[PDB]
């Protein structure tokens, strides 16, 4: 520094918020 993963909800029309890992 890139890159990744499970989960929560309407007010709901929802692109959504968010805890964390490898090197």
């Nucleotide at each position: 520094g890139g890159a990744g993963u499970g989960c929560c909800u309407u007010a709901c029309u929802g692109u959504g918020g968010c805890a964390c890992u490898c090197c």
The depositors describe the entry as "Solution structure of the U64 H/ACA snoRNA 3' terminal hairpin loop".
The RNA (Human U64 H/ACA snoRNA) has 23 modelled nucleotides.
The 2007 paper behind the entry is "Structural and functional characterization of human telomerase RNA processing and cajal body localization signals".
The entry is an ensemble of 20 models.
It was solved by solution NMR.